[PDB]
Context: bound to proteins that are not shown
Molecule: crRNA; Cognate target RNA (46-mer)
Organism: Sulfolobus islandicus REY15A
RNA sequence: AUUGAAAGUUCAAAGCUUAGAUACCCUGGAGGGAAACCAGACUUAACAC
RNA sequence: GUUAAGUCUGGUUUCCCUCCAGGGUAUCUAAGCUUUGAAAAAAA
Repeated sequence: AUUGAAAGUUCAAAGCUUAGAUACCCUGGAGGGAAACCAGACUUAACAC
Repeated sequence: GUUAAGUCUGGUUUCCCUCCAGGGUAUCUAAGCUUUGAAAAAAA
């Protein structure tokens, strides 16, 4: 030799309390177990002549 | 002409799901509490 020097915005403190993912909601509507198909094919053997 | 003998065959193929609907509606936070109590003026 500064209207200076010195001085902890610190301490205590629960985002808790109550609270139903519930209410309504038809796996339903449409859709031919059909389509095709010959109960048919053929006589043969033997000996006689 | 006569006889005698029947034999073979006894269900196959296709189709096995297609389309629409695949969530809609309501509720979307509410009511509280919003700071309180100590420290306001200290010694040199």